[PDB]
Context: one part of a larger RNA, bound to proteins that are not shown
Order: sequence, then C1' cells, then structure tokens
RNA sequence: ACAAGAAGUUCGAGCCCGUUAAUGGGUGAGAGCGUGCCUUUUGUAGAAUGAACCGGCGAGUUACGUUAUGAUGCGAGGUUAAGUUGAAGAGACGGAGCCGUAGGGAAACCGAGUCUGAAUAGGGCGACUUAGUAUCAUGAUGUAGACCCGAAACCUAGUGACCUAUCCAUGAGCAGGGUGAAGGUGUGGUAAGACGCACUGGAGGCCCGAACCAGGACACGUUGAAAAGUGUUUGGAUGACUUGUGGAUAGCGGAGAAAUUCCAAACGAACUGGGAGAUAGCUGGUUCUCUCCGAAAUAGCUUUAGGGCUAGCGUCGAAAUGUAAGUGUAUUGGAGGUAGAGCACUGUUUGGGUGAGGGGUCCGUCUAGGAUUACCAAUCUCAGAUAAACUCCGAAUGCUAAUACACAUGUUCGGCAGUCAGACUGCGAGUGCUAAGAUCCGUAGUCGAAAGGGAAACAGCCCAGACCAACAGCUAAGGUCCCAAAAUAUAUGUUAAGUGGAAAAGGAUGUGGGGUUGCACAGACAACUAGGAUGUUAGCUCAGAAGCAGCUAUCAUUCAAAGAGUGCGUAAUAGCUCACUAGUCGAGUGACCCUGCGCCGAAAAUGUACCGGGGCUAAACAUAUUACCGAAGCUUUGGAUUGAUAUUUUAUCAAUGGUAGGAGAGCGUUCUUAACCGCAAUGAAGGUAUACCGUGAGGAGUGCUGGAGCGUUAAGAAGUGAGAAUGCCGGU
Repeated sequence: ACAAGAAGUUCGAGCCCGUUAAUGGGUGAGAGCGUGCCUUUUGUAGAAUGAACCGGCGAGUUACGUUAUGAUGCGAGGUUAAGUUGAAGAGACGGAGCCGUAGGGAAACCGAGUCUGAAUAGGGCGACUUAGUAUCAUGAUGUAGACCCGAAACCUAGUGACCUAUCCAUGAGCAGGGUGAAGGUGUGGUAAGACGCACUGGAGGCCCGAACCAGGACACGUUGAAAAGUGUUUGGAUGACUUGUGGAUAGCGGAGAAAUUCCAAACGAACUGGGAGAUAGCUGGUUCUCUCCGAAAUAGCUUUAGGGCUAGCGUCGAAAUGUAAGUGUAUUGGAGGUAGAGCACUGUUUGGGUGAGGGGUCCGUCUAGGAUUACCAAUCUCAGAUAAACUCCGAAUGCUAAUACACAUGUUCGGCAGUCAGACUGCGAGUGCUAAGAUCCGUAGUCGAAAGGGAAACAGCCCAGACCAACAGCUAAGGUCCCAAAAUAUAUGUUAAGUGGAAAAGGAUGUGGGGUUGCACAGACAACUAGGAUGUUAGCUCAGAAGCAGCUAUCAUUCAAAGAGUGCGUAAUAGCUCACUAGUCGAGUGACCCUGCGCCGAAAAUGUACCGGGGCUAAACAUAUUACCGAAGCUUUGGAUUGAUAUUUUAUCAAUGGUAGGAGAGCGUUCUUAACCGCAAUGAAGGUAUACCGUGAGGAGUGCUGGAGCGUUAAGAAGUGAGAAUGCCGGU
C1' cells in the first nucleotide's frame, strides 16, 4: 500500500513520549499556498553552465614609492638618513641631506611682483590667494608572476635510429609444381646463311601455389583479447623479396617510391630541463556578521566596436552655503513653425473658360495659304485638390527669463567607484511587406536592481513600494454561481450565438429602437371572381410574327379593364399567365435612412483547446445603484534601529525594497613572554546529545566520550574567517 510534491511551510485530526521547565517535544493524516543553488544575461526554474558525496587544503599580500584621509607630535620650524654604540635591545650619538618657509617667465633674468607685450594699456600667473613638517594608520596607486586558475606558444641546453625511414656490413632463408624463351647442337635447310623439327635448356619485376611478408574488401568487436586485432576472403611468393645480427644518419634537424609520411602505444615542427608562476582586452573561481545610502547600460574619441579614456549617472568627507543657486507649481515675458490646416509662394494636379500654333476639305504651290472640328487648346481665369525636403498662417504642449508661493537643495574641493550592450510597455518618429516578441531614435514608466495582488501560470501590463511581530481593521485595481472570499445584489434594455468566451471584405424579412412616405374602413396588402389583342398590325419586318430577331407611325383602339407587352405553347391576324380593373374580405400594408445586439463568411495537424475548468442563454452584455471582499498598500497594538524635534529625560515626528557601487560598525579563529588570572584528573582540549540565550556572526549550561593543555579579559600581529573552480587530495 486511491497516491501523480524542489519533497516545503502554515494550520492541524489523531497518536506517542515527557524537556538548557520550558505557552514541552517527537510525530504527522488531512488541508491551503508554494519553479533548488551558482556564474552569465536584457531575461534563465531550466532542455545555459557547473557541482557524485563527505572531510582537509585552497586564493587580494607584503618590499619600496606616491597620493588621499584621519591620529599624534611639535610648529615657519620640522626632520636625522646611511652609519656608530649597544642585548639581532632600547636609548644616546651621527644634520650628511630632505621637506615647507614668495614666484613670474623657456631662458637671460627680475622679483611681492613677474612675464607677455612699444606699453608704465590690457591679459597671464602670482602674497591679495593665509602652515606645514615628521611619524603612524587606512584606502588607492606604481615596480615586483602583484587577486589567483588557465593555453596554444618562443628560445636555449640536453637525450633519442631497438618504432619507423634511409644506408652500411655480415648472415639466414624463401616447400613443391608447371611454363617455356634465349643460348647451344644436329640433321632435312641452304653456294652460304637465314629456315624445318628435335635435343638440351631454364631466364623469367613468368605463372600457380606453401612457409614468409603484406593488407584490398567484407563480418565481428569496438569502456574492445587488442593504444589497432580477430575471422573469411585477397596479393606477392626469387625478388626494388623478407629479415636476423651489429652499426651510422637527431629537431633551424633527420629520413623519405613524397601524403605534410615518420623519427620509441606519438609530430606542419619531437621529447626532457631552464628561462618562466612566458603571456592571455578571453573563461572560471572566490569564503565572517550588520547597518545606512544608492547606479548605469549614454555622449565624444579610439587599429575601436564582447575593450578602454573622459563626461552624465553613486557614495563619503571637507569648505562655505553662487546668499540661494537646486526642485516643484502659478502668473507674466520671450523664443521656436511641430501637429493641424489652405495653397500666400515652390511642387504636382482635376475639371470649366480662354487662345497663336502645330495634322485631315478645297483655291494651292509668283501662290503664301483662307483652313475643318482636331490633342495640348501659348498664358492666364474660375472652382477642385495636392506635399518630409510648400508655408501667407498658426497652435495646444514643452523650453527659457523674471516674479510669486512652496520646498530643500544646490555649488565647490577631495577621495573612491562602476556603468558603455540593456530590454519591454505605451506615445511620437524613421527603416522594413506603415511584417514582426524586428531594428534605430526621442519620450515617460516598468523591470533589471522592487516583493504582494490582478489578469490560469507572467521580469516588463495595471495596482500598490516589504524593518519586524501580530489570530487587528480599513482599502487599490480587480472581483462577489463552486473550486475560490465576498452580491443566485438591486433597477432597465438587449439577445440566445454557447455570440459571449478570437479574425476581415462581401452578403443578406436576424433583431431592437428611432426618424421617414403612400393609402386605408368610402376601404386597404394578399387571395377567388375577366381578359388581354388592336390600324386587311398600319409604310411593315425570320414565316401579316401582332408579346419576346420589331424596323417606326413603338399608335387612331375599349373599359371590368384594355401593354405592338410579364414570361410561357409567340418560329400564327396562334394559345395560357401577368401589369390593369372591379365583386368578397376587413387593419394595417409598402417604401427610405440612421441605429443596438447579431449571422454566414470563419480550414490542421499528439487529445477538448482562447469561458481556467465546471458550468451559465443569464453567473452574458450594456446601463444606473449599493454593499462587501479585496494587496508586506494605509491605519491598529506593540516593539528594533537611525536621524531630528533631543532636553523632548525615548516622549514625539520622520525613515528602514535593494544587485554591481560606496561609507561606517561588530563577530569568530590562531599566535601573541607581555599582564590581568584563572582552570584543570573531582577531568583541560577535543568529540557527542541537548526541548537555552544572543538582531546576526555568536555565546556559554548539562549528559556522555576523553585523558592533556586550555580558557580568559584587554590590546597587538596575522599564511585569518569556505560550497560552489572538470578545484585538489583521501575516503564512500
């Protein structure tokens, strides 16, 4: 042993036990809410690193110098260095020298003035402009590997040919079996040779194939039997073979059938020692506790772009507080032409008017032309615009000046920093497909470097800035049907699509409300009641088409109506239907537009899949209300610190997010001859359990181990505060 967690809190059923005697402990079901730690980053929970664990070690110094700040001493006077003395003492000696005690100018020089300059003009530095010196101490500095861990590297010196490559020498071999040349020989051959066929005969980077020597392929294994193989095939197999032996060639080098191949399980520059802890604008690492304050991620330059140097941005100290500067807000004052607009110019351009002319009759090439009309019509005129590089205008905003009021800065000087590369949200720009969680500006915020709450988790959005306790309340946004707390809250409308709770264009009696027109009871919209062609259908047509291939006369007609006309069975002076009208009927019909909520449009990839889910057609939306919930927010009751009111004794008020940053303070370890002054065998140290205290680091009490040094205090001095690095070593 119905459970799906950074393994937790907080509460707590229940159980068990009784303690640095204490609002006891050990549990813990269950339930709420809860993304480990480090470097880097803009942002890491991380599927970005890194860490097996545990213990030990393990990293900002000092040498000398400068600067700053203080402390002390004396002071225009401070000061002894080296050295000598002496206990590596001290003190004393030792003034050699060094600092300040006026500078100006390059210098000559001049001098509280000096230089520049014709200047005695101005300007420049100067006493005006007011003390340092010496030591200490702290921070920073600079030469020292100078906070460490870190390469590939460079050179010197030396070693190395047994691996392997070359070479030399001496040796060892390399089973067998074919093959068959050359050579030679002899006869048929020949004047004679060349020829014929034998015979030897084996030479031969010959062949097959052993040992032997390789490795082409393939399988196996590959933390392997193995720092280069096995197994099966494959090649050479009398040579440029293989290889014993023993030698020689050594890195700016060698060897080399040469690939950049090898030179001892191994090379584009070998290995060993020193230079030298080479160096490293690049990576990692950094250790005790607190308080206070509190960033940047930008400009300018740069062999510079992942880095520096200034400046902007913090911190502390000092000098005053330009006599307020700062910072707000309000009024006044200016300035800017941005947005907007209109066109006033520069641009572009729509029409309309306006017109030579340039190309169309003809008269016509003494002769050109008069022309016709045509495209712009030469401008200009009238409306219509049009823009970042148009502005006759002209904001609102903001910026600046003064003043006002409110504040509290602000300046200067000195140290000490880091920040250079950020995003994101709007808002206004630019580039881009006015694509982007895209870039690049200005502007504010946000994060970074700021929790909690809201939105399902969320760094950036909104709200709200956390000293802490607390079993207090109130509230921000946002919520109030259950998870999950507060409103089945109130009052009105909407709609029903699960729209809500995810897109357009386009589409449409969805649908509500509002303006808007016609009629209409005499009578309406629709529905049954009658038919639809004409003039020989005419000058007349694809058949007289008469209504639908109409040529125009697209009508002179009849009425209940009547259209050369809705179609249909018009390809007919055919045929049905409709417009057109009246009989029944009796309340609305038809139309336009705005306007709420809609609907289709509207498709994916592991499984719903953008309501968080459940669900809800009202828990939805809009509109009015009024409640409550609702954040470390505000107050409530307290404390803890800081600063002031501090005389205000702590009583009050205000503050306490905080990284790199900077300032201050304190803890703990060890050694300190110091002393101070103890402990210790009845038990030091150290270990172990411990239910005390201390803001923290930290401190002791007791029980036990344990059997020698340890503690105090205060001060000094430090190899001095441990996780974390392929940290190391040792163990697991």